Context: bound to proteins that are not shown
RNA backbone atom coordinates (compact mmCIF):
# COMPACT_ATOMS: atom_id res chain seq x y z
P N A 1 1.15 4.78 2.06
O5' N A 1 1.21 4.21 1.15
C5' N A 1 -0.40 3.74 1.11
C4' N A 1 -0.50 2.72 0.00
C3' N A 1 -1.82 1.58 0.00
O3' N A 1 -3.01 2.19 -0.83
C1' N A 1 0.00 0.00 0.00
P N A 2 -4.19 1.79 -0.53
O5' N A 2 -4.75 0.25 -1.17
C5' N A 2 -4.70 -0.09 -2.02
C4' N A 2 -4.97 -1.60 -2.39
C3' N A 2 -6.67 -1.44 -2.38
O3' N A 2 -7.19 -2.62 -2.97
C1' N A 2 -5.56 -3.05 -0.49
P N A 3 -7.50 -3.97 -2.80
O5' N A 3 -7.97 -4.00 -1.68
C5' N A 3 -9.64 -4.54 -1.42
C4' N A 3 -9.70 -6.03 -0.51
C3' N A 3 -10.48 -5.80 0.63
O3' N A 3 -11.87 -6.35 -0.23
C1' N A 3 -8.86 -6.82 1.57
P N A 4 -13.30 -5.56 0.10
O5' N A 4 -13.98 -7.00 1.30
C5' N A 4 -13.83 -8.32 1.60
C4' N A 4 -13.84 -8.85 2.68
C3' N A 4 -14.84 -8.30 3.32
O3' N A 4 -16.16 -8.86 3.21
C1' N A 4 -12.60 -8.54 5.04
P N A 5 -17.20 -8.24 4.05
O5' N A 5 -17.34 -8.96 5.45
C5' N A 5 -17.93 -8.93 6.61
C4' N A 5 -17.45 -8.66 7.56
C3' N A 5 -18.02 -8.24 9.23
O3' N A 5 -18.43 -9.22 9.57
C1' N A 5 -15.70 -7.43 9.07
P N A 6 -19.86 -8.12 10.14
O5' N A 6 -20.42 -8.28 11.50
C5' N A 6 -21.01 -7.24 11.86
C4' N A 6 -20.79 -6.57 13.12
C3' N A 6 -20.91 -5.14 13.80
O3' N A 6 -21.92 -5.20 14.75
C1' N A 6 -18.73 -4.79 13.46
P N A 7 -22.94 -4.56 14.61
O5' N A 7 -22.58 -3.36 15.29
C5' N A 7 -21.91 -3.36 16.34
C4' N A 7 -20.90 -1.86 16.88
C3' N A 7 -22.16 -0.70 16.80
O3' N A 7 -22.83 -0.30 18.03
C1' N A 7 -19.98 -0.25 15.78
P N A 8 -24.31 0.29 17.69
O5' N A 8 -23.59 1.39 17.37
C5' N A 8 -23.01 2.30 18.83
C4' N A 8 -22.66 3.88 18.61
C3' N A 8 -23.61 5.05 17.62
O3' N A 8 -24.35 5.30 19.16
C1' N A 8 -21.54 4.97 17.13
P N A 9 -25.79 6.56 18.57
O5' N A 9 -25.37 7.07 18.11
C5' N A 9 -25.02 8.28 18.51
C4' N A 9 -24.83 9.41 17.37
C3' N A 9 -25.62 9.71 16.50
O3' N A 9 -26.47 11.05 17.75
C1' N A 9 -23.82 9.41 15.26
P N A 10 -27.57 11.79 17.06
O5' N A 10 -27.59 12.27 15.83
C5' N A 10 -26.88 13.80 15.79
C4' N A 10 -26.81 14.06 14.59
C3' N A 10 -28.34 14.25 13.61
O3' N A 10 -28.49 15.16 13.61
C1' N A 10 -26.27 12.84 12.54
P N A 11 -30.39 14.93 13.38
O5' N A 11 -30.09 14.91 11.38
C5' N A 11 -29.39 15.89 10.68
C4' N A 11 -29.55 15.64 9.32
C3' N A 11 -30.81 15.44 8.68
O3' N A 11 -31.41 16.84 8.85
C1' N A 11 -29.80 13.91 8.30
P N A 12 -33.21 17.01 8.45
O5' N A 12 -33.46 15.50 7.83
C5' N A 12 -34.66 15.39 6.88
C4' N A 12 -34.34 14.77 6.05
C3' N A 12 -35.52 13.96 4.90
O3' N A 12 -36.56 14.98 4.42
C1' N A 12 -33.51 12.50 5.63
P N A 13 -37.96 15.21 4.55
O5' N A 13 -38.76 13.61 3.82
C5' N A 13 -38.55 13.83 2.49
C4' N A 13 -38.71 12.03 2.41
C3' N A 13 -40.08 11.68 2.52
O3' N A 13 -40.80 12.00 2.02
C1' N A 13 -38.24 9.81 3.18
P N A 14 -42.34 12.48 2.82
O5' N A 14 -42.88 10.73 3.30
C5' N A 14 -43.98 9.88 2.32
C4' N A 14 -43.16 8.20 2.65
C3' N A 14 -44.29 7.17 3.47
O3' N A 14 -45.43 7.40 2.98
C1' N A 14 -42.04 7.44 4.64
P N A 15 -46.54 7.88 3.20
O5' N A 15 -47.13 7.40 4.82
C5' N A 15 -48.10 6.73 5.63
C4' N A 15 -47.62 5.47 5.73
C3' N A 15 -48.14 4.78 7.52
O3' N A 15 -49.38 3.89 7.06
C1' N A 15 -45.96 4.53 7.65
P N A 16 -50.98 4.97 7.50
O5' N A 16 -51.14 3.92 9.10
C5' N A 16 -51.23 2.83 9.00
C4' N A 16 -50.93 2.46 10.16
C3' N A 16 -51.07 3.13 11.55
O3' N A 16 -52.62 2.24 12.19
C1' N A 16 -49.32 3.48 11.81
P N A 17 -54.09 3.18 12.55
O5' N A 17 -53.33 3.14 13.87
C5' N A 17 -53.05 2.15 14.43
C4' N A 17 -52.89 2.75 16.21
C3' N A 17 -53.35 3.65 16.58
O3' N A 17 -54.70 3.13 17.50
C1' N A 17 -51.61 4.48 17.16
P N A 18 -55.85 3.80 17.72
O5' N A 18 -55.94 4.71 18.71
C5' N A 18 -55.51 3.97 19.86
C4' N A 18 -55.31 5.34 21.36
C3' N A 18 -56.45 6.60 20.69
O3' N A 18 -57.28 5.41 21.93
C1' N A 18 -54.06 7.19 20.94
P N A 19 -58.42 7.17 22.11
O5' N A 19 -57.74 7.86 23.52
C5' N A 19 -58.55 9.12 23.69
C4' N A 19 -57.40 10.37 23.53
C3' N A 19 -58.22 11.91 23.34
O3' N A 19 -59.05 12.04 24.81
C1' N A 19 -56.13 11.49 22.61
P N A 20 -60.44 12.16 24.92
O5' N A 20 -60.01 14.31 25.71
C5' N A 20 -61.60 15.15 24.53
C4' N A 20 -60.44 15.88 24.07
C3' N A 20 -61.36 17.18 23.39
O3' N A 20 -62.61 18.13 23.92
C1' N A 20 -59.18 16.66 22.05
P N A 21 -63.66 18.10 23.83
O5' N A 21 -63.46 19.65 22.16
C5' N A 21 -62.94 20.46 23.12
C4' N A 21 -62.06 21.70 21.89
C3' N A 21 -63.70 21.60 20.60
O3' N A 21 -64.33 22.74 20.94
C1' N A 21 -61.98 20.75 19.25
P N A 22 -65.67 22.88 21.00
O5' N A 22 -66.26 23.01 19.15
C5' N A 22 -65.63 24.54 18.99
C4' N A 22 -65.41 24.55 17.28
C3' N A 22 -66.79 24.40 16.79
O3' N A 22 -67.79 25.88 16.38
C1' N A 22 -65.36 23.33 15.53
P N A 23 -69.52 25.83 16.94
O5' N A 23 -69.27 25.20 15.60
C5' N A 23 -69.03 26.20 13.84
C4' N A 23 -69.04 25.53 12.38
C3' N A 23 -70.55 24.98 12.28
O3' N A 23 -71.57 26.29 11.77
C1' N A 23 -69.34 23.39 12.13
P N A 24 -73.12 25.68 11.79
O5' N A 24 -73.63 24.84 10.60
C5' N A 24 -73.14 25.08 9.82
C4' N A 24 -73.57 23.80 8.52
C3' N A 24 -74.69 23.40 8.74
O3' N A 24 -75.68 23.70 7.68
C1' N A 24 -72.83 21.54 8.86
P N A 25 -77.47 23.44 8.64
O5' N A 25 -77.84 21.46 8.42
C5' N A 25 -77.60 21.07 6.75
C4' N A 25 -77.14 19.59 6.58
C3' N A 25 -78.89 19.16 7.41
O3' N A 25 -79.77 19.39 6.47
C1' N A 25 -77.13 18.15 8.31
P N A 26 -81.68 19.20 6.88
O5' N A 26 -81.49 18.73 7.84
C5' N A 26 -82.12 18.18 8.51
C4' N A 26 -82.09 16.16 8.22
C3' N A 26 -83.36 15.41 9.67
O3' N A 26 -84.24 15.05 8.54
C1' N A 26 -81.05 15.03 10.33
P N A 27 -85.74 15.26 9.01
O5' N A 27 -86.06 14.41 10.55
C5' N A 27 -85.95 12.92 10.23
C4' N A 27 -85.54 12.54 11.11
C3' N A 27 -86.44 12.92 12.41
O3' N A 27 -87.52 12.10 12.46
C1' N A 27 -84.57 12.87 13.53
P N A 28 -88.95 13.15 12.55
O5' N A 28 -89.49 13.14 14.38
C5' N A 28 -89.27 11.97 15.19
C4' N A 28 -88.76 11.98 16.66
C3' N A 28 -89.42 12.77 17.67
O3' N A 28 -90.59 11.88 18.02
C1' N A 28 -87.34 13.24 17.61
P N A 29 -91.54 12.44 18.72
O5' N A 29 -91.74 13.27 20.38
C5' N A 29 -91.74 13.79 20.77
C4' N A 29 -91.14 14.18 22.13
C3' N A 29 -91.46 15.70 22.74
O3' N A 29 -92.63 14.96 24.27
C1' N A 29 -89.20 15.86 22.32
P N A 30 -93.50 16.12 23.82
O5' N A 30 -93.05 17.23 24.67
C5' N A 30 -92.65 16.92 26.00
C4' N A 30 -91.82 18.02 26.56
C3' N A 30 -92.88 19.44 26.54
O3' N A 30 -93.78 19.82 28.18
C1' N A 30 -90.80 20.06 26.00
P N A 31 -95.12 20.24 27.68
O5' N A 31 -94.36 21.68 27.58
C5' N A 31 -93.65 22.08 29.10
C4' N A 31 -93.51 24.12 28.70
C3' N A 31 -94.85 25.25 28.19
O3' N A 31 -95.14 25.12 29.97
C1' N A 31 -92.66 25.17 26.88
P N A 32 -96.62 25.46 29.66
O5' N A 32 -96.87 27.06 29.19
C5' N A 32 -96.62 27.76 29.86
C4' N A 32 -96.03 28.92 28.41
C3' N A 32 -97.22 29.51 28.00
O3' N A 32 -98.14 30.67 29.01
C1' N A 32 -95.85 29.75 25.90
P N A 33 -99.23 30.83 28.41
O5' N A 33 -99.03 32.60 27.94
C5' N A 33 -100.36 32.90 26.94
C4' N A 33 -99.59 33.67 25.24
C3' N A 33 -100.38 33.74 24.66
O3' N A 33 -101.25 35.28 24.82
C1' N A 33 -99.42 32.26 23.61
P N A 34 -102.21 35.68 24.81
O5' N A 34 -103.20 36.25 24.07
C5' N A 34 -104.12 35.81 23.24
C4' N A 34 -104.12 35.66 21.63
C3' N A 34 -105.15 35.25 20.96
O3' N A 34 -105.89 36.31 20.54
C1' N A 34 -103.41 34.05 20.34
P N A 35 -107.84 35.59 20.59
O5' N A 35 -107.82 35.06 19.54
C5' N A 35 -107.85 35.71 18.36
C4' N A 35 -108.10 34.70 17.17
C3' N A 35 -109.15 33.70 16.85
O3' N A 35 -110.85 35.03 16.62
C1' N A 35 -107.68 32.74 16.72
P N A 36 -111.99 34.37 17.04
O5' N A 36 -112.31 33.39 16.32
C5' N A 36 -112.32 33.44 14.87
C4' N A 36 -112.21 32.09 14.07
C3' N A 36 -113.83 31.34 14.25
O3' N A 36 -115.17 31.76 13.73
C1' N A 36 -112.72 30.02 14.68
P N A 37 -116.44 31.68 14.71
O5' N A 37 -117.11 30.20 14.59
C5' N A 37 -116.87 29.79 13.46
C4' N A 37 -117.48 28.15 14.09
C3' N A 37 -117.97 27.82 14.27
O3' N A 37 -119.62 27.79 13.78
C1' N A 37 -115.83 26.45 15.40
P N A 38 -120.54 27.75 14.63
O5' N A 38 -120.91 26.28 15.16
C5' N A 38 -121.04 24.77 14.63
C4' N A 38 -120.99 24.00 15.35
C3' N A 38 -122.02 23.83 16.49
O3' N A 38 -122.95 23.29 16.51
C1' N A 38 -119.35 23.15 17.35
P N A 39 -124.28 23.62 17.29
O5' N A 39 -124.27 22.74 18.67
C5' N A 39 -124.04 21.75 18.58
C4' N A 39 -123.72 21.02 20.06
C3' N A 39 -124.59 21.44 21.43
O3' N A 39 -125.56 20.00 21.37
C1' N A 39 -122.52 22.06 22.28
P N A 40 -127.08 20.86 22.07
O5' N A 40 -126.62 22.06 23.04
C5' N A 40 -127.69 21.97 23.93
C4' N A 40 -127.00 22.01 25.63
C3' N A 40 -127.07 23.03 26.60
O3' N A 40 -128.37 21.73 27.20
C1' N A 40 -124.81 22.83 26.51
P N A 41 -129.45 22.86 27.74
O5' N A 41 -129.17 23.53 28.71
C5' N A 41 -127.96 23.02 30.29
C4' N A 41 -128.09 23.54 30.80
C3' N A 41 -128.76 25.13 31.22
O3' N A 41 -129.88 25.13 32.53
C1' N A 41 -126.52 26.20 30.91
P N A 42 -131.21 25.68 31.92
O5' N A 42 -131.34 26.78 32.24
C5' N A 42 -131.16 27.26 33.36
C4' N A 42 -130.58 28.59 34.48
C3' N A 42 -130.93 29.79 33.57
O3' N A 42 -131.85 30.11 34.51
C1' N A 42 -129.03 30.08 32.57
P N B 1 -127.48 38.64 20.34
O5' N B 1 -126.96 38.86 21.75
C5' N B 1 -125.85 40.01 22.06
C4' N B 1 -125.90 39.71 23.47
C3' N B 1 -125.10 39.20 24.17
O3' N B 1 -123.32 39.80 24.25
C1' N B 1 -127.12 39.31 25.49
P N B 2 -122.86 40.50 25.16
O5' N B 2 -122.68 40.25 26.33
C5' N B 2 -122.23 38.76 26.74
C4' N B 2 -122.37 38.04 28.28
C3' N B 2 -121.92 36.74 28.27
O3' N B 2 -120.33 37.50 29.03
C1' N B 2 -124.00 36.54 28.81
P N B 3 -119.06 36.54 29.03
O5' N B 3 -119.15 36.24 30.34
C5' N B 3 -118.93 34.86 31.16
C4' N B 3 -119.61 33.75 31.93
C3' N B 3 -118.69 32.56 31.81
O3' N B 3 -117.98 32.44 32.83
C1' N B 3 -121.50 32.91 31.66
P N B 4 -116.49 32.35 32.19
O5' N B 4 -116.03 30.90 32.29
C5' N B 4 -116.48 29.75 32.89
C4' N B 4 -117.00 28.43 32.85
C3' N B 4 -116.51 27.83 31.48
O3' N B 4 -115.04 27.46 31.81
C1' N B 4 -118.61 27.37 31.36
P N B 5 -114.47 26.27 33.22
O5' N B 5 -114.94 24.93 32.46
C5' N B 5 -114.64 24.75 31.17
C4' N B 5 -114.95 23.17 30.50
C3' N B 5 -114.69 22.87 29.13
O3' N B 5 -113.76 21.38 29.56
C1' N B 5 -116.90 23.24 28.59
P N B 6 -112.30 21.52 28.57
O5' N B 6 -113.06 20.41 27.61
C5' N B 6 -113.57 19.78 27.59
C4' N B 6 -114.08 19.37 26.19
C3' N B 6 -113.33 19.13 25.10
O3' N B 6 -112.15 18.61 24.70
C1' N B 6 -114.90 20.35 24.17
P N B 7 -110.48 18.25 24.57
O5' N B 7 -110.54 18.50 22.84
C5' N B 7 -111.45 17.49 21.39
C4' N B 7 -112.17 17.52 20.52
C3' N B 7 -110.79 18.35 19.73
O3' N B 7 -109.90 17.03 19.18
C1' N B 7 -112.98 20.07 19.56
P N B 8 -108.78 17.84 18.70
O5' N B 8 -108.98 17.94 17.11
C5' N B 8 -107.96 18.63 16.13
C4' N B 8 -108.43 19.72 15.24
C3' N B 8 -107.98 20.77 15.08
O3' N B 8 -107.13 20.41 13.98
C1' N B 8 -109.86 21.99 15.78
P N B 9 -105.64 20.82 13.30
O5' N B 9 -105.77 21.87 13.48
C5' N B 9 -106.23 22.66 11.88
C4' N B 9 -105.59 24.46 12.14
C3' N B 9 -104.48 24.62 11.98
O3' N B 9 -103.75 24.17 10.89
C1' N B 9 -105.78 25.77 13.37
P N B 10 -102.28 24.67 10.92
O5' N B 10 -101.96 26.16 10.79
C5' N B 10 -100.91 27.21 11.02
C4' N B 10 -101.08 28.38 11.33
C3' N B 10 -99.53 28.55 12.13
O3' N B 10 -98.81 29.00 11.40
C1' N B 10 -102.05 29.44 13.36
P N B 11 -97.29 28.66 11.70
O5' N B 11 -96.65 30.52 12.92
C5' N B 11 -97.29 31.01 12.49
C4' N B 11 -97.31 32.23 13.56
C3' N B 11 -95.80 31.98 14.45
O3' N B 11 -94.95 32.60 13.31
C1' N B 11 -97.35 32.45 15.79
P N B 12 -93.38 32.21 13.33
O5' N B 12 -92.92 31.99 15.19
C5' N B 12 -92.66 33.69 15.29
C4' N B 12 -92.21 33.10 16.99
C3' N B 12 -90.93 32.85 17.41
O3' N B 12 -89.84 33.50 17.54
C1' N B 12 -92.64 32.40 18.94
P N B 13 -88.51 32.53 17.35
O5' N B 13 -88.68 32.16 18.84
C5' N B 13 -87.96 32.97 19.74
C4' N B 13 -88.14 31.95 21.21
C3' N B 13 -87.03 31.15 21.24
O3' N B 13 -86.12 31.85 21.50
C1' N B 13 -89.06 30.56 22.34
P N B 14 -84.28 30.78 21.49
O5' N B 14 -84.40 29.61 22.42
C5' N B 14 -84.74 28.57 22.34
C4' N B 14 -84.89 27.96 23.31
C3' N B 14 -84.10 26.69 23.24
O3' N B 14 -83.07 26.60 24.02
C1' N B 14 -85.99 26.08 23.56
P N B 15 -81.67 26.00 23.19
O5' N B 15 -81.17 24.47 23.65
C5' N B 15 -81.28 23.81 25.45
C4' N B 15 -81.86 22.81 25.47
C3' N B 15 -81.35 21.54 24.58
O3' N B 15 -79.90 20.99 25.32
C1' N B 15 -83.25 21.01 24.16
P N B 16 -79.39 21.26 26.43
O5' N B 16 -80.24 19.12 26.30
C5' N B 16 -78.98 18.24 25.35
C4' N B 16 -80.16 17.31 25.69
C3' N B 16 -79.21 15.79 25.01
O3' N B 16 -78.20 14.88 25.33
C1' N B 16 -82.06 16.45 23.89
P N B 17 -77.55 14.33 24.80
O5' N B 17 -77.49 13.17 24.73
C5' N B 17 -77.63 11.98 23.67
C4' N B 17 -78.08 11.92 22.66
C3' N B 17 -77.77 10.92 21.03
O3' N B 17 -77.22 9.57 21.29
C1' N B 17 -79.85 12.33 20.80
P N B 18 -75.76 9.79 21.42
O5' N B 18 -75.61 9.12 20.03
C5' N B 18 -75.96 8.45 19.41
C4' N B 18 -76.09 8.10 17.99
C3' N B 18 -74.80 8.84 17.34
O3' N B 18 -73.41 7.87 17.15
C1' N B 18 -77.23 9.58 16.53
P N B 19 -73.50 7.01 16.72
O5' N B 19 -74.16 6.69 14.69
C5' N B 19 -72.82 7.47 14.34
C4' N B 19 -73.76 8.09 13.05
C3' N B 19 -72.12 8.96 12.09
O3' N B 19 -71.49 7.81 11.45
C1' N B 19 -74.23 10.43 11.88
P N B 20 -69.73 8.51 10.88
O5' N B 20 -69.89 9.89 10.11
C5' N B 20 -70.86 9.74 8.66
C4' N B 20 -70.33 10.82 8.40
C3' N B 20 -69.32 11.46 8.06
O3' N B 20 -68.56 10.67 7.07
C1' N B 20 -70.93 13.20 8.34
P N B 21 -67.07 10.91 7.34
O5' N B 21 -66.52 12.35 6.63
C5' N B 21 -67.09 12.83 5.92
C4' N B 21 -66.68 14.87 5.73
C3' N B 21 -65.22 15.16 6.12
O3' N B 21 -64.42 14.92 4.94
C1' N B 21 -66.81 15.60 7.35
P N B 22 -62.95 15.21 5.19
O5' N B 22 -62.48 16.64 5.34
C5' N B 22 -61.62 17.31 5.86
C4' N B 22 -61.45 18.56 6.51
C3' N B 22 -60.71 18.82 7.54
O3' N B 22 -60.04 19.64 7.19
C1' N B 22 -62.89 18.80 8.76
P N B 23 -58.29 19.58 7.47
O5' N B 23 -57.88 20.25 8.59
C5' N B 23 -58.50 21.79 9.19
C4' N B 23 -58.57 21.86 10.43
C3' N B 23 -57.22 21.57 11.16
O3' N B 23 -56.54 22.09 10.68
C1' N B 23 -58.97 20.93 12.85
P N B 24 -54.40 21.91 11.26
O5' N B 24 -54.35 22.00 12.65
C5' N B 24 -53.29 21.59 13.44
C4' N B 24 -53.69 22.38 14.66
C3' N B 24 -53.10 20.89 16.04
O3' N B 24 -52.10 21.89 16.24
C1' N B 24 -55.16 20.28 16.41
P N B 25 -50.14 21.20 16.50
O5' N B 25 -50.24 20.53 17.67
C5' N B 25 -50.93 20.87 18.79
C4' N B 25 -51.36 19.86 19.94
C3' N B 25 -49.55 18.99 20.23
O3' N B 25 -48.65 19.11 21.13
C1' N B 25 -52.03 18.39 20.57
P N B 26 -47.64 18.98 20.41
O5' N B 26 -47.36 16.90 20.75
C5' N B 26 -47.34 16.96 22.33
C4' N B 26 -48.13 15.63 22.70
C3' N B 26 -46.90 14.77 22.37
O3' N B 26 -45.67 14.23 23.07
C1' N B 26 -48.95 13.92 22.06
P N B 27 -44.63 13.90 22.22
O5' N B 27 -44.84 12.38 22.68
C5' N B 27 -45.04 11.49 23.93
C4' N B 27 -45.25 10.03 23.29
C3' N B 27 -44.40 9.25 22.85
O3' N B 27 -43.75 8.61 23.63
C1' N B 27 -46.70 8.91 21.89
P N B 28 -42.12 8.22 22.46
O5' N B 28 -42.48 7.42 21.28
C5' N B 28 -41.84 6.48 20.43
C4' N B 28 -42.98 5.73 20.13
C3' N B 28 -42.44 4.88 19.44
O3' N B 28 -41.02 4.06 19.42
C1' N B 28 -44.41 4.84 18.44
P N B 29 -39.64 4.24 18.64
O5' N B 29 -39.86 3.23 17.31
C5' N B 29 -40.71 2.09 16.88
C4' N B 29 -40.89 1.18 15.69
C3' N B 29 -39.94 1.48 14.87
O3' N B 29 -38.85 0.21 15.61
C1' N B 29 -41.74 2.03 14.17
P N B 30 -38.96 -1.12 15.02
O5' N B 30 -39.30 -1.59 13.22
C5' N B 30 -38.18 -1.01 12.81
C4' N B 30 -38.76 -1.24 11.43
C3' N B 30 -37.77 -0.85 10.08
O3' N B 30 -36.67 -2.00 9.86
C1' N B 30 -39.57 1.13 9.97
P N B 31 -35.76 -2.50 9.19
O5' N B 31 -36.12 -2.18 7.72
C5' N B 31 -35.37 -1.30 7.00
C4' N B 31 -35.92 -0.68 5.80
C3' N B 31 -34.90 0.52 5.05
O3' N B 31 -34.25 -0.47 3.68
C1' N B 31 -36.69 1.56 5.65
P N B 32 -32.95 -1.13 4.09
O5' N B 32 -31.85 0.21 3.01
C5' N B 32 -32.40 0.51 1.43
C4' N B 32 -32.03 1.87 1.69
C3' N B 32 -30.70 2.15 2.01
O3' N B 32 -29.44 1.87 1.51
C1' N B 32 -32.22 4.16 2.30
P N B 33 -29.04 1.89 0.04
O5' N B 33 -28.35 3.53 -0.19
C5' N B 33 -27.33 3.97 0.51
C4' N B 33 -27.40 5.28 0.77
C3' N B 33 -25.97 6.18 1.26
O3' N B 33 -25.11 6.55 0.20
C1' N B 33 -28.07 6.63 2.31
P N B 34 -23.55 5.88 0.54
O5' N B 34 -23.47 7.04 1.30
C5' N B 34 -23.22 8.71 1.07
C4' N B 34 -23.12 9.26 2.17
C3' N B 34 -21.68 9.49 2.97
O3' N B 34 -20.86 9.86 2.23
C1' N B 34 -23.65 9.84 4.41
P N B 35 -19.10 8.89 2.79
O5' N B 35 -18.88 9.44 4.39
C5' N B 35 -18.53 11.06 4.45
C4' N B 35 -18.44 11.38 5.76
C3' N B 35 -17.94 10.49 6.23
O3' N B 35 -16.28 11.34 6.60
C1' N B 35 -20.16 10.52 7.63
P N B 36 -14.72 10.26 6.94
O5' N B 36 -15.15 11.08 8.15
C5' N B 36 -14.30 10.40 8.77
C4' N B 36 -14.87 10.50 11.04
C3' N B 36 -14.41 9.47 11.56
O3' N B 36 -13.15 9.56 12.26
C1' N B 36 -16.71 9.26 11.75
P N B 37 -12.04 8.80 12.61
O5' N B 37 -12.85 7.50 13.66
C5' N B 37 -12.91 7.94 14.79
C4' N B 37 -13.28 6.64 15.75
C3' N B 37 -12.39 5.49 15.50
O3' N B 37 -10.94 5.45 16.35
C1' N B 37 -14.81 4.57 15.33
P N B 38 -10.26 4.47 16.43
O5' N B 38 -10.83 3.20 17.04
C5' N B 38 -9.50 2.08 17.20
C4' N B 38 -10.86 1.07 17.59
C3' N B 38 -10.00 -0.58 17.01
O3' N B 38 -9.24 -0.76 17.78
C1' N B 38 -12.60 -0.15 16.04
P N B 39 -7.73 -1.57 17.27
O5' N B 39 -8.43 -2.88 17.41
C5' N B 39 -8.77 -3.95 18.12
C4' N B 39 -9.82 -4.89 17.74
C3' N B 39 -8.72 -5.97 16.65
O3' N B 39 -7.84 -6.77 17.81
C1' N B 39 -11.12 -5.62 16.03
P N B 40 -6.47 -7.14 16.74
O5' N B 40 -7.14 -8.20 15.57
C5' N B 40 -7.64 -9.19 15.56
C4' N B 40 -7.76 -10.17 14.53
C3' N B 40 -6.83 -10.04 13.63
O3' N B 40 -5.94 -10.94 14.08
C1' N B 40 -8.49 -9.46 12.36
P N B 41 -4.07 -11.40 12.96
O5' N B 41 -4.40 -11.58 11.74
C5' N B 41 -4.89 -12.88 11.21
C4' N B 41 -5.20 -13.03 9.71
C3' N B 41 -4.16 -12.50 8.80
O3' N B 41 -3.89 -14.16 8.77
C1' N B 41 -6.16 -11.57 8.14
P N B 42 -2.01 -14.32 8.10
O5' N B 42 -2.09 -12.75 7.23
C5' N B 42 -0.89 -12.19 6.51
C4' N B 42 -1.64 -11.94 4.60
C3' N B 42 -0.75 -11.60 3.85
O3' N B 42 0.50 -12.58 3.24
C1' N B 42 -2.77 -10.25 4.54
RNA sequence: GACUGACUGACUGAGACUGACUGACUGAGACUGACUGACUGA
RNA sequence: UCAGUCAGUCAGUCUCAGUCAGUCAGUCUCAGUCAGUCAGUC